[PDB]
Context: bound to proteins that are not shown
RNA sequence: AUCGUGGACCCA
RNA sequence: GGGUCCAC
Numbered sequence: 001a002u003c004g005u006g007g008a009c010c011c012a
Numbered sequence: 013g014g015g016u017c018c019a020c
Base pairs, nucleotide, nucleotide: 004020005019006018007017008016009015010014011013
Other pairs, nucleotide, nucleotide, family: none
C1' cells in the first nucleotide's frame, strides 16, 4: 500500500 | 465498524 463476503474473539 | 483468527 492491501477488494467483496462469512464466522469467531477481543475491543469498541 | 476497527484489530486478530479461520474460511470462500

Shown are 20 nucleotides from a PDB entry: RNA. Takeshita and Tomita published it in Nat.Struct.Mol.Biol. in 2012: "Molecular basis for RNA polymerization by Q beta replicase". Method: X-ray crystallography, resolution 2.6 angstrom. The entry became public in 2012. Keywords: RNA polymerase, TRANSLATION, TRANSFERASE-RNA complex.